[PDB]
Context: bound to proteins that are not shown
RNA sequence: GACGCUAGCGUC
RNA sequence: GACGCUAGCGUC
Numbered sequence: 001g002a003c004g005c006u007a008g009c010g011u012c
Numbered sequence: 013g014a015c016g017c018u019a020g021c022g023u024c
Base pairs, nucleotide, nucleotide: 001024002023003022004021005020006019007018008017009016010015011014012013
Other pairs, nucleotide, nucleotide, family: none
């Protein structure tokens, strides 16, 4: 960098 | 739930 995931965080 | 943000995490 491309992409994938998780995790919180905020908004009405 | 809709949307936003963050932070890492994984892949070549």
Solved structure of RNA, 24 nucleotides shown.
The entry also models zinc ions.
The PDB entry is titled "Structure of RIG-I CTD bound to OH-RNA".
de Regt et al. published it in Nucleic Acids Res. in 2023: "A conserved isoleucine in the binding pocket of RIG-I controls immune tolerance to mitochondrial RNA".
Crystals were grown from: 0.1 M Tris-HCl pH 8.0 0.2 M NaCl 18% PEG 3350.
It was solved by X-ray crystallography to 1.89 angstroms.
Protein in the same entry: Antiviral innate immune response receptor RIG-I.